Shown are 70 nucleotides from a PDB entry: RNA (E-site tRNA Valine) from Escherichia coli. The depositors describe the entry as "Cryo-EM structure of an ErmBL-stalled ribosome in complex with A-, P-, and E-tRNA". The 2016 paper behind the entry is "A combined cryo-EM and molecular dynamics approach reveals the mechanism of ErmBL-mediated translation arrest". It was solved by cryo-electron microscopy to 3.6 A. It holds a match to the Rfam family "tRNA". Rfam describes the family as follows. Transfer RNA (tRNA) molecules are approximately 80 nucleotides in length. Its Rfam clan is "tRNA clan". For this family Rfam cites "The tertiary structure of tRNA and the development of the genetic code" (Hou, Trends Biochem Sci, 1993). It is annotated as a transfer RNA.
RNA sequence: GGGUGAUUAGCUCAG
RNA sequence: GGGAGAGCACCUCCCU
RNA sequence: ACAAGGAGGGGGUCGGCGGUUCGAUCCCGUCAUCACCCA
Numbered sequence: 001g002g003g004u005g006a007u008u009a010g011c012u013c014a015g
Numbered sequence: 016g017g018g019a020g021a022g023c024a025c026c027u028c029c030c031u
Numbered sequence: 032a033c034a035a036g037g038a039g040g041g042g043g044u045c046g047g048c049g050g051u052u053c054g055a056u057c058c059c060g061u062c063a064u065c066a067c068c069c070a
Base pairs, nucleotide, nucleotide: 001069002068003067004066005065006064007063010023011022012021013020025040026039027038028037029036046062047061048060049059050058
Other pairs, nucleotide, nucleotide, family: 008014tWH008019tWS008043cSS009010cHS009021tHH015045tWW017053cWW024041tWW030035tWW031032tHS051055tWH
């Protein structure tokens, strides 16, 4: 530099 | 693509 | 009696903004943070 991904309660997770 | 919840904690009612 | 249990009550622009749709945590665009991988 690019790509793959995440933001959901005090924390932890599928939608 | 027509949706807002589960487990652990908090706040109560029972249970001892 | 204390725990172990049973049943309720909380606890939100679903990161920010915009655009399609009769409305959209659910699609796309634009940004901020974090994680992973490879020059």